[PDB]
C1' cells in the first nucleotide's frame, strides 16, 4: 500500500 | 431490521464493626470503535475510516 479477522457497559460480552 | 441487556463481576450506595473481617440490601454503568448511506426506522444490511492482531511486497 494490498488483505484478513475482531472492536457493543470498565472488565466478561446477550442482542431480534 | 423495531429493546443497549443480563450475568461473574468492578464501582457507590444503605448495612456491623475503633477499624476491621465477615454477612445482609439497592443501584448507576452502552453514539453497539467512529463516519454515514439503505430501509418507514439499522448496532447489527452495505460503504467507509480508526485502533489492535494477523499476513502480502513496498529500494531515490
Nucleotide at each position: 500500500g494490498u488483505c484478513u479477522c475482531c472492536g457493543u457497559a470498565g472488565u466478561g460480552u446477550a442482542g431480534c | 431490521g423495531g429493546u443497549u441487556a443480563u450475568c461473574a463481576c468492578g464501582u457507590u450506595c444503605g448495612c456491623c464493626u475503633a477499624a476491621c473481617a465477615c454477612g445482609c440490601g439497592a443501584a448507576a454503568g452502552g453514539u453497539c470503535c467512529u463516519c454515514g448511506g439503505u430501509u418507514c426506522g439499522a448496532a447489527a444490511c452495505c460503504g467507509g475510516g480508526c485502533g489492535g492482531a494477523a499476513a502480502c511486497a513496498c529500494c531515490a
Source information:
Released in 2025, the model rests on electron microscopy data to a resolution of 3.8 angstrom. Solved structure of RNA (A/T site tRNA [Homo sapiens]) from Homo sapiens, 76 nucleotides shown. The entry also models zinc and magnesium ions. It comes from the structure "In situ human top-top di-ribosome structure (Composite map)". The sample was in a buffer at pH 7.4.